[PDB]
Context: bound to proteins that are not shown
RNA sequence: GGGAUCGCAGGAAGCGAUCCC
Numbered sequence: 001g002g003g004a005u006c007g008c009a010g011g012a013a014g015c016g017a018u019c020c021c
Stems, first nucleotide, its partner, number of pairs: 001021008
C1' cells in the first nucleotide's frame, strides 16, 4: 500500500476487528 473476511452505523468516499502478501 493492496487483497480476502466479519461487525457497528450516517449526509461523512464513515468507524471497529480478523486473515494474507
An RNA structure (SL3(RsmZ) RNA), in which 21 nucleotides are resolved. The entry also contains Carbon storage regulator homolog, not shown here. Entry title: Csr/Rsm protein-RNA recognition - A molecular affinity ruler: RsmZ(SL3)/RsmE(dimer) 2:1 complex. NMR data were recorded at pH 7.2 and 313 K. The work is reported in "Molecular basis for the wide range of affinity found in Csr/Rsm protein-RNA recognition" (Duss et al., Nucleic Acids Res., 2014). It was solved by solution-state NMR.